[PDB]
The depositors describe the entry as "E. coli RNA polymerase consensus volume with a bound fluoride riboswitch in the ligand-bound state". This is an experimental structure of RNA from Escherichia coli, together with DNA, with 58 nucleotides shown. The entry is indexed under RNA polymerase, riboswitch, fluoride, TRANSFERASE-DNA-RNA complex. The source organism's lineage runs through Bacteria, Pseudomonadota, Gammaproteobacteria, Enterobacteriaceae and Escherichia. It was solved together with DNA-directed RNA polymerase subunit alpha, DNA-directed RNA polymerase subunit beta, DNA-directed RNA polymerase subunit beta' and DNA-directed RNA polymerase subunit omega.

Context: bound to proteins that are not shown
DNA sequence: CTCTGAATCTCTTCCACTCCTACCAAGGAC
DNA sequence: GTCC
DNA sequence: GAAGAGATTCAGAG
């Protein structure tokens, strides 16, 4: 990279 | 004691764009 | 060089 | 959760 939470926006 | 009814377990499912920031993973032994 |  | 259907079985009732 790609798979995951994290926090946010309408 | 067959049998419509009521207990239990079990499986599916929970909106839809972004904005990013990061964890994360097959060897020495033959 | 190559395997479990 | 939780809410709900749904497969199972379990108990009551003649």
């Nucleotide at each position: 990279u790609g798979g995951u939470a994290g926090g946010a926006g309408u």